[PDB]
RNA sequence: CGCUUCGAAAAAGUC
RNA sequence: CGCUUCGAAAAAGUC
Numbered sequence: 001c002g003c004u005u006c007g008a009a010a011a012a013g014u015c
Numbered sequence: 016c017g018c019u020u021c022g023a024a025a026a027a028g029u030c
Base pairs, nucleotide, nucleotide: 002029003028004027005026011020012019013018014017
C1' cells in the first nucleotide's frame, strides 16, 4: 500500500 | 433533530 473496524464533512434514505 | 446508507482525517486490526 491492500483488505478491514470506528468515522466528519458532503450527498442520500426514512416524505 | 433521531434512526440509517455512502464516507475523509485521526486512531485501530490484519505483526